[PDB]
The RNA has 34 modelled nucleotides. Crystals were grown from: 0.08 M HEPES sodium, pH 7.5, 8% 2-propanol, 16% PEG4000, VAPOR DIFFUSION, HANGING DROP, temperature 293K. Entry title: Structure of human Dicer Platform-PAZ-Connector Helix cassette in complex with 17-mer siRNA having 5'-p and UU-3' ends (3.1 Angstrom resolution). It was solved by X-ray diffraction to 3.1 A. Protein in the same entry: Endoribonuclease Dicer.
RNA sequence: UCGAAGGUCCUUCGUUU
RNA sequence: UCGAAGGUCCUUCGUUU
Numbered sequence: 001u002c003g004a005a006g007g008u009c010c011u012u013c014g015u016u017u
Numbered sequence: 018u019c020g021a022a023g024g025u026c027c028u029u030c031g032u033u034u
Stems, first nucleotide, its partner, number of pairs: 002031006009024006
Other pairs, nucleotide, nucleotide, family: 001032cWW008025cWW015018cWW
C1' cells in the first nucleotide's frame, strides 16, 4: 500500500397471537 | 427470542526486500 478475520457499540427494519 | 441491512471503534493477522 492493498487485503483478511475476530470483537464491541450505534442506526434502520423483519420475526410472536 | 432469533434475525436482516448499513455504519462506528478496538484488537489480531497476511501482504514488500